[PDB]
RNA sequence: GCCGAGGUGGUGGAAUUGGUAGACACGCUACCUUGAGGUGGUAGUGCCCAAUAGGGCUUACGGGUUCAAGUCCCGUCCUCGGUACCA
Numbered sequence: 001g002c003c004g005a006g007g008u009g010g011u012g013g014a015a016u017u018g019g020u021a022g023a024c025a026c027g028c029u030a031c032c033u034u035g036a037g038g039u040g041g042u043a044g045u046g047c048c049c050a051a052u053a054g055g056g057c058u059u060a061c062g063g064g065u066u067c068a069a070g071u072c073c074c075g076u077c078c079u080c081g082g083u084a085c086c087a
Stems, first nucleotide, its partner, number of pairs: 001083007010026003019067001027045006046057004060076005
């Protein structure tokens, strides 16, 4: 080079039936327990606007389809597994 599968929070990751996503386990933060750490237990934990109700921005990137894209389609980058044979 050719085919198939993947890229989503700080991590591992489930959502791949278009109907506004990050659910669960870690880690982190706060409080409690403790003389003090660890364990343990309660509450937060994707980024910016206000102290809030809420809205804007968010699935590797870019683009298309539709009313609406993590979801289908295309191109590009990166990463896997398989092939790259006969003279």